[PDB]
Context: one part of a larger RNA, bound to proteins that are not shown
Molecule: 20S ribosomal RNA, nucleotides 1260 to 1911
Organism: Saccharomyces cerevisiae S288C
């Protein structure tokens, strides 16, 4: 000798007391503990940029007046979605009747099949047929019908079906924090979940890289790539570019000129023009600095030495705003 | 008789005295206004149908006609853009800077513009003298001026728009703020040790206590006090009994035979020693129980109690 109940309740014993010092029970109860080790958190240090910070500095806007969009007021409604950066010139919302989601008035359309009856003697197709009918063709019959069970109808299923909102067996569609970092092979350390590699330190736009070093090889992401703007007296090809003559042909100071003339006078050319195709930069070469590494600074050349200028593409994560004949693959929206 | 359609109806963003609405037109002589001089980039279009639009044309614009030209490096379109550029005119006052609410007019685009849909005349010129706490979409052809090309469009940019053309000023640093973010050393939602869900009020009723009690019983302990039974012992003696011996009642046979005397039997009063043995009584040991108080321990009636809780609940 599981945890609360409790060193409590009696007994006895000790003390002058205070209290010393042996000490349970019924009920209650599935977890309380120990060591390590990755949610996630300081009120020590260390770093990186922000015309999304401050350091020099520019340029400003909040006063002013006037465009606009949201919160209010109003309302016969002002249709609303969104409130730190990540709402508020934005839903590509620059304006009337398109939109139409909304307010007091109009409309007519509401049937798949299965039920049914008036199915000709009569629903309707009358749409009014124009005066009616007061209040646009009207929905009122005052009658000749295209009459003709389509359907108008009367229902219960289940249609009917759509549009003012996401939701149940799928989402990729955007905007964030801005993968400035995430993860295996064999190999070390641990009984074991988990560690090492993925670091002091310097460098870089950058876990970009040197170095250390129980750790060596490597992936994804950033490098690279992709599209552009810069150079191409090197091509090869221009009435849908241009210049160069030959000419017709006006001026001409005039004299040898310098400006003009256009279809088509014609030939002869690509430099400037366009687009194929190819080349050119690697931080080159020298001079410094550093653990003499990585690199960073100056030089001269160069079309070009700020990743060469500037974009494009790259997933970890609660905004229940991703919905098109999104279906929700919601059963009440009057959902007929 | 859908409150989801349509055509067919006037009211959405569009009401007075204050904005965080992202710069627009300022506040002036580096400037207005007037001559002039003259420069460009990337984009766009018409047939089942009205896009671009130049010349000749009216008119003062705004337009209106006659007309081509282009499915596209050919036409528009060198898209003669604005800023700047030189002669001028003007003279610093809120003057000619600024034109913010306005009333007259002409036009045009569609079914239709009143609540001014835009556009051109003249008139009126009214806040507005560089902005107070406070804070910024924009990085060397980079910050700002200056464009007026396309998307929206049947007519309307003060807008995101996507090039050109003028072209500067001080950074090439560090962690003090900060939109801050991210690391390293000592700090844990599973809702990780420790008060908001009922505090004061009454209440229902359920649970279990206590006893301060008397009431009764039912046990065990003991104090005094009496004790049934039988079994041993001290006596007792109701009543049974066998005896010995008289005797005299005295019968009947022999003998005075007459009683009576003789073992040949009528009817009894005497003592003598014996034996057994019931009722009831003296002491004693061994002892069931009984009374009566004193102590426990239960129970068991009420009885007085103080608490906590619910197929319970008013509140400060």
């Nucleotide at each position: 000798g599981g945890g609360g109940g409790a060193g409590u309740a009696u007994g006895g014993u000790c003390g002058c007391a205070a209290g010393g010092a042996u000490g349970a029970a019924a009920c209650u109860u599935a977890a309380a503990g120990g060591a390590a080790u990755u949610g996630a958190c300081g009120g020590a240090a260390g770093g990186g940029c922000a015309c999304c910070a401050c350091c020099a500095g520019g340029a400003g806007u909040g006063g002013a007046g006037c465009c606009u969009g949201c919160g209010g007021c109003u309302u016969a409604a002002u249709u609303u979605g969104a409130c730190u950066c990540a709402a508020c010139a934005c839903g590509g919302g620059g304006a009337a009747a398109c939109u139409c989601a909304c307010c007091a008035g109009g409309u007519c359309c509401a049937g798949a099949c299965a039920c049914a009856a008036u199915a000709a003697g009569g629903a309707u197709u009358g749409a009014c047929a124009g005066a009616u009918u007061g209040a646009g063709a009207g929905c009122u019959c005052u009658u000749u019908c295209u009459u003709g069970a389509u359907u108008u109808u009367g229902u219960g299923g289940g249609u009917g079906g759509u549009g003012g909102u996401g939701c149940a067996u799928g989402g990729c569609c955007g905007u964030u924090c801005u993968u400035a970092g995430u993860u295996g092979g064999u190999g070390g350390a641990g009984u074991g979940a988990u560690u090492u590699g993925u670091c002091u330190g310097c460098u870089u736009a950058a876990u970009u890289g040197c170095g250390a070093u129980a750790a060596c090889g490597a992936a994804c992401g950033a490098g690279a790539c992709c599209u552009u703007a810069a150079c191409c007296u090197a091509c090869u090809a221009a009435a849908u570019a241009g210049u160069g003559g030959u000419g017709c042909u006006a001026g001409c100071a005039u004299u040898u000129g310098c400006u003009g003339g256009u279809u088509a006078u014609c030939c002869a050319c690509u430099u400037c023009u366009u687009a194929g195709a190819g080349g050119g930069a690697c931080u080159a070469u020298c001079g410094g600095u550093u653990u003499c590494a990585a690199g960073c600074c100056g030089a001269u050349g160069g079309a070009a030495g700020u990743u060469u200028g500037a974009g494009g593409c790259a997933a970890u994560a609660a905004c229940a705003g991703g919905u098109c004949u999104g279906u929700g693959a919601u059963g009440c929206c009057c959902u007929u | 008789a859908g409150a989801c359609g349509u055509u067919c109806u006037g009211g959405g963003c569009c009401g007075c005295a204050c904005g965080c609405g992202c710069g627009c037109u300022a506040c002036a002589c580096u400037g207005a206004c007037g001559g002039a001089g003259c420069c460009a980039g990337c984009g766009a279009g018409u047939c089942u149908a009205a896009c671009c639009u130049u010349g000749g044309c009216c008119g003062a614009g705004a337009g209106g006609u006659c007309u081509u030209g282009g499915u596209a490096a050919u036409c528009u379109u060198g898209u003669g853009a604005a800023a700047c550029u030189c002669c001028g005119u003007c003279g610093u006052g809120c003057u000619g800077g600024g034109g913010a609410u306005a009333g007259a007019g002409c036009a045009u685009u569609g079914u239709a513009a009143u609540u001014a849909u835009u556009g051109c005349u003249c008139u009126u010129c009214a806040a507005c003298g560089a902005g107070g706490a406070a804070u910024u979409c924009c990085u060397a052809g980079u910050a700002a001026g200056c464009g007026c090309a396309a998307g929206u469009c049947a007519u309307c940019a003060g807008c995101u728009u996507g090039c050109g053309u003028u072209g500067a000023u001080u950074a090439c640093g560090u962690c003090c703020c900060u939109g801050c973010c991210c690391u390293u050393u000592g700090u844990a939602c599973a809702c990780a040790c420790c008060g908001c869900c009922c505090g004061u009020c009454g209440c229902u009723a359920g649970u279990a206590c206590c006893g301060a009690u008397u009431g009764a019983a039912u046990g065990g302990c003991u104090u005094a006090g009496u004790g049934a039974g039988g079994c041993c012992u001290c006596a007792g003696g109701a009543u049974c009994u066998g005896c010995u011996u008289a005797g005299a009642g005295a019968a009947g046979g022999g003998g005075g035979c007459a009683a009576c005397u003789c073992c040949a039997u009528c009817u009894c009063a005497g003592a003598g020693c014996g034996g057994a043995g019931a009722a009831u009584u003296u002491g004693g040991a061994c002892a069931a129980a009984c009374u009566u108080g004193g102590u426990c321990a239960u129970u068991u009636a009420g009885a007085g109690g103080a608490a906590c809780u619910a197929a319970a609940a008013g509140u400060c």